The depositors describe the entry as "Crystal structure of SepCysE-SepCysS in complex with tRNACys from Methanocaldococcus jannaschii". Shown are 75 nucleotides from a PDB entry: RNA (tRNACys) from Methanocaldococcus jannaschii DSM 2661. The entry also contains O-phospho-L-seryl-tRNA:Cys-tRNA synthase and Uncharacterized protein MJ1481, not shown here. Rfam match: tRNA. Crystallisation conditions: 0.1M MES pH 5.0, 2.4M Ammonium Sulfate. The entry is indexed under SepCysE, multidomain protein, RNA BINDING PROTEIN-RNA complex.
[PDB]
RNA sequence: GCCGGGGUAGUCUAGGGGCUAGGCAGCGGACUGCAGAUCCGCCUUACGUGGGUUCAAAUCCCACCCCCGGCUCCA
Numbered sequence: 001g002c003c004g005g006g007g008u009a010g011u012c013u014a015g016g017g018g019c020u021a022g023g024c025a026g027c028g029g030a031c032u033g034c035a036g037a038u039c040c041g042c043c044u045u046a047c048g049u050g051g052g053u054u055c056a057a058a059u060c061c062c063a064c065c066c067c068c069g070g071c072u073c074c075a
Base pairs, nucleotide, nucleotide: 001071002070003069004068005067006066007065010024012022013021018055028040029039048064049063050062051061052060
């Protein structure tokens, strides 16, 4: 390089234009020392990157990058 799977916050998994995903050995604070429930924010600019479409993109379009599989020994 070619054919498929994939990349979404410290990583885990959904969603396929607009309903502000949600669960933790992750960290502070909400009396103290042991154990479990809530509020939170937290690195917050969550969607690999750059363009494009739209009033509005993680979502649709084009191109490119990286991780996992695979396939090729010259015109």